The RNA (23S rRNA, nucleotides 1389 to 2138) from Pyrobaculum calidifontis JCM 11548 has 740 modelled nucleotides. The depositors describe the entry as "Cryo-EM structure of the Pyrobaculum calidifontis 50S ribosomal subunit in complex with Dri". Nissley et al. published it in Nat Microbiol in 2025: "Structure of an archaeal ribosome reveals a divergent active site and hibernation factor". Rfam match: Archaeal large subunit ribosomal RNA. The family is grouped with related families in Rfam's "LSU clan". The sample was in a buffer at pH 7. Among the 37 different proteins in the entry, which are not shown, are Large ribosomal subunit protein uL2, Large ribosomal subunit protein uL3 and Large ribosomal subunit protein uL14. The entry is indexed under Ribosome, Translation, Hibernation, RNA. Ions in the entry include magnesium and zinc.
Context: one part of a larger RNA, bound to proteins that are not shown
RNA sequence: GGUAGUAGCAGCGAAGAGGGGUGAGAAGCCCCUCCGCCGGAAAGGACCAGGGUUUCCUGGCAACUUCAAUAGGCCAGGAGUUAGCCGGUCCUAAGGCGGGGCCUAAUAGGCACCCGCCGAAAGGGAAACGGGUUAAUAUUCCCGUGCCGCGGGGGUAGGUUCUGCGGCAACGCAGGCCCCGUCCCCGACGCCUCGGGAUAGGGCGGGCGGGACUGCCGUCCCGCUUAACCGUCGAAGGCCGGGGAGUGCCGUAAUGGCGAGAACCGGCCGAAGGCGGGAAUAGCCGGGGGUUUCCCCGGUCCGCCCGACUCCUGGGGCCCGUGAAAAGGGGACGGGGAACGAGCCCCCGCGCCCGUACCGAGAACCGACGCAGGUGCUCCUGGGUGAGAAGCCCAAGGCGGCUCGGGUGACCCCGGGCCAGGGAACUCGGCAAAUUGGCCCCGUAACUUCGGGAGAAGGGGUGCCUGCGGUCUUGGGGUAUACCCCCGGGACCGCAGGUCGCAGUGGCAAGGGGGACCUGACUGUUUAACAAAAACAUAGGUCCCCGCGAGCCCGUAAGGGUGUGUACGGGGGCUGAAUCCUGGCCACUGGCGGUACGUGAACCCCGGGUACAACCGGGCGAAGCGC
RNA sequence: GCUGAAGGCCGGGGG
RNA sequence: CCCUCUUAAGGUAGCCAAAUGCCUUGCCGGGUAAGUUCCGGCGUGCAUGAAUGGAUCAACGAGGUCCCCACUGUCCCGGCCCGGGGCCCGGCGAACCC
Numbered sequence: 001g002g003u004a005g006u007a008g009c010a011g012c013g014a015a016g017a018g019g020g021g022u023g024a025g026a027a028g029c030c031c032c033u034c035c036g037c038c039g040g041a042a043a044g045g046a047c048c049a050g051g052g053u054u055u056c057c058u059g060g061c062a063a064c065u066u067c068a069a070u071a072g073g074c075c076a077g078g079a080g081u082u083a084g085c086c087g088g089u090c091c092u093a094a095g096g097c098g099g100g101g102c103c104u105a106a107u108a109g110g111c112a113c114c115c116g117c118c119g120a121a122a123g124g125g126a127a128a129c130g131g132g133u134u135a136a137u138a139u140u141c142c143c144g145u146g147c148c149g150c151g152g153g154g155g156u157a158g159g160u161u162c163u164g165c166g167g168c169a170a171c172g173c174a175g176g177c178c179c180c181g182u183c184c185c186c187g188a189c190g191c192c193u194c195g196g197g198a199u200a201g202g203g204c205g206g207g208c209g210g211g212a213c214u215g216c217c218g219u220c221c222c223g224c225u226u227a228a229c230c231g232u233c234g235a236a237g238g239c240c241g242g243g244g245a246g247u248g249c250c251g252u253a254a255u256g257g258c259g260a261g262a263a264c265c266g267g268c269c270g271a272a273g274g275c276g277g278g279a280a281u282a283g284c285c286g287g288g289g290g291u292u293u294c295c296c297c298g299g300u301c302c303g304c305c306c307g308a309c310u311c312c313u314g315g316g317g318c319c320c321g322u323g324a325a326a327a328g329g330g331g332a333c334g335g336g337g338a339a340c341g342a343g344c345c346c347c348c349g350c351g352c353c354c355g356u357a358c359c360g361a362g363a364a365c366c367g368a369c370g371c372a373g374g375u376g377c378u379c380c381u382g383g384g385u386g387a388g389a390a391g392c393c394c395a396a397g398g399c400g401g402c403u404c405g406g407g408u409g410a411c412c413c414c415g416g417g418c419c420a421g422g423g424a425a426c427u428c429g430g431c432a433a434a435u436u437g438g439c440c441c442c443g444u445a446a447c448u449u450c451g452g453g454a455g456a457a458g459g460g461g462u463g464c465c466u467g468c469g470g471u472c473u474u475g476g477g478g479u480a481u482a483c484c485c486c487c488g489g490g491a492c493c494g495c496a497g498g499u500c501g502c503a504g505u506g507g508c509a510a511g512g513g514g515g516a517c518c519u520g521a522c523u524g525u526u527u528a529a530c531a532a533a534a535a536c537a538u539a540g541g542u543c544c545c546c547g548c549g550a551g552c553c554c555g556u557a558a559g560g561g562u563g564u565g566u567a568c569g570g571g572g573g574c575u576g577a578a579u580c581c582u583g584g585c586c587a588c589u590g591g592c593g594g595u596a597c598g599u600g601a602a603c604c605c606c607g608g609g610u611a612c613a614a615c616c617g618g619g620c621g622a623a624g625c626g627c
Numbered sequence: 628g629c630u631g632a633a634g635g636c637c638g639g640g641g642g
Numbered sequence: 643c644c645c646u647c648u649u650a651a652g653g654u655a656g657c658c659a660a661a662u663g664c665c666u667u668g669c670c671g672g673g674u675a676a677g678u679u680c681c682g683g684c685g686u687g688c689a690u691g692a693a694u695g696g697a698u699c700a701a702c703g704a705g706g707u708c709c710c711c712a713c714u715g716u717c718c719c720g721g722c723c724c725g726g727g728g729c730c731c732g733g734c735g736a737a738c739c740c
Base pairs, nucleotide, nucleotide: 001740002739008734009733016034017033018032019031020030021029035400036399037398038397040309044380045379046378050359051358054357055079056078057077058076059075060074064072065071084147085146086355087354088353090124091123095118096117097116098115099114100113101111102110103109128145129144130143131142132141148351149350150349151348152347153346154345155344158340164173165172166171177337178336179335180334181333182332183331184330185329186328190318191317192316193315194314195313196312197311198310201306202305203304204303205302206301207224208223209222210221211220212219225282229277230276231275232274233273237269238268239267240266241265242264248258249257250256283300284299285298286297287296288295289294319323365374366373382394383393384392385391404732405731406730407729408728412727413726414725415724416723417722418721419720421718422717425716430713438462439461440460441459442458447452449577463499464498465497466496467495468494469493470492471491472490473489474488475487476486477485478484500504512711513710514709515708516707517706518705519703520702524536525535540575541574542573543572544571545570546569551562552561553560554559579697580696581695583637584636585635588634589633590630591629592628594627597626598625599624604619605618606617607616608615638647639646640645641644642643656690657687668684669683670682671681672680
């Protein structure tokens, strides 16, 4: 090249349309309107590794994008990553490396020993939050308000031989200064379950402001926020003092508690978080005036409810399973020193180095790709229905780029719906499809290891509306801590009546059931890419090697694993829950034990030989083998 | 000689 | 029950045409109108059998099998409809094979 202007550019539950602008050129770029998809997410929020500029701005369309293009993760030019408090950095883990030494023909090979170091951007661990700003950085810049470490100045308490004060006590309170030591504690820890307290979030009624709509009603929607840090308060739990209890007495969600000290009374220590300060001056909402983001004005409220998967606390249980270490920090108890001097208040100084853009994936990672796979759904998520973090519908927020468009409405294919009568007659086989399906009530067999079988099976109910009740809960008001009455909110359950449909778990969601045999007891594991099983494992059974300087195994060696161990143990076989059982055979193949005898290598001994040897014969004879 | 929860094996004839 | 032979013993309790039985669709029952499969029995079992594990199914099973009810487009026996391929137009534009 033919193939061939052919296949593909479908399938994995989103998609476009109208008008305008730009432009040579527009279904596709930009703006509005309409329509749709996600919304515990192939889709919104965050972010590790990996990627490495893909980020942002301006310009562009030769190439690149399964089509187009004025678009772009593409191309050209320019720009962008700001830290004492966010991470690294520090610590040690399992482990690793280097020097010494020991081993080695030797090393760049090995490591039990000694010394040191490395080893976590999810463990431990100093200290920052809110608002604003940029085209692009934001706990990093700017404003405000703080914190940590180290050091210094002043004041103060305190000290200046000697010691701080209070309290019956638990313990409270500015609790002197410097150096050194030792001890203790924190750091520092699983799983299951159930009571309590909060916060994030959500909701209801009222108010103020603003928005939506026009057929009727007048409803519907939005804002009403409060960081770190300082102070104070503190539920459970624990503790102190009083008390001195068995006719018991005090309890829980549950277990329960008491002369080994109950009830009861008083006190001490003591969470998350609340509240004030921060702080309304910010932010938000609404109404105005400027100019280039500045100024002014008004509001930023009242009363309730639900409430976590987030945070705190305590109780109970389980283990042949016991759930790291170190840096660092706190305390105490001692020793020494000075005459000054703090953990309190004010004030001053210093805080290096590296990371910091962006994606973080149905187009920024890996898979040759802008790949339906893999990595990471790794961590987070509002309302209605609902058991539900299910599905379905809709917010906040995003998307129409799982990167072809239009016309036609033959066959055929892929994926769906329905089908009279029959009902497995299909077929290897009910494969596929269908039936069933939620919740409440009634009810439930053989068998059985007494646990089960069990959602066995089987029967009935289920919507909407109108009233009447009950059980609690959460606040407030009534003498009023429980009960009782009144008012507001929340949850769950029942009764009477009316009524519509073919159908009321009306969509969504959502078991077909029963009898028997073989087989493996069970849960578990497996041939990444044709096998998920009756195979492997398993708990249980049983046998063997072993008393530790063992047995078994690794290494050339130095040495090592089992072993931080010790027969209720380590190692090695076979069997495979439980239950009733497990017969006879030691000839064979193995293993092990054994007196004697035969055999059985080197060494050694004796003889011959050889001026010496080579060489030749015999003796002794280990394990083993024979027996 | 011992040993089968070692690898395993378990038939005939006659009375 | 005794003797005896072969490489020792001589298959016990059980279990079975077994996922183990060739003959063999074994024989007799069950179930079907009709059952080479299945279930229950039978057993000199070609060639079953005890931790080489025997017997054994409560519970469990994406294990393998038979029967019953329900159910149905599996079938009698095919029909109509829906979305995407298909076909036609615009655009991009390969491969196998030769």